An RNA structure, in which 65 nucleotides are resolved. Keywords: Riboswitch, Guanine, 2'-dG, RNA. Released in 2025, the model rests on X-ray diffraction data to a resolution of 2.28 angstroms. Ions in the entry include magnesium. Bound small molecules: guanine (GUN). The depositors describe the entry as "Crystal structure of the 2'-dG-III riboswitch bound to Guanine".
RNA sequence: GGCGUAUAUCCUUAAUGAUAUGGUUUAAGGGCAAUACAUAGAAACCACAAAUUUCUUACUGCGUC
Numbered sequence: 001g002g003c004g005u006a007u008a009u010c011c012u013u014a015a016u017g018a019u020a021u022g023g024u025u026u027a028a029g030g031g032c033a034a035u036a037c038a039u040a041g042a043a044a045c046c047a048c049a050a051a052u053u054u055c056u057u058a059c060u061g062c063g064u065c
Stems, first nucleotide, its partner, number of pairs: 001065006007036001010030006022046002031037001040056005
Other pairs, nucleotide, nucleotide, family: 008031tWS009038cWH016024cWW018022cSS018051tWH019048tWS019049tHS019050tWH020047tWS020049tWH023051tWS033061tHS034060cWS039057cWW046050cWS
């Protein structure tokens, strides 16, 4: 390297930030070894306002080859 699997690039909490040429960032905990929870792309949704929804994409370990 290939194919599986654990985790669902997931959940909660305390803040931070923008406004449809936007939807951001920090931290703590959970996710019953550890680590990681990147990055990029697509679409839903929200008309001025706080809040977002889905799908694809990793890395690490374990199993197998």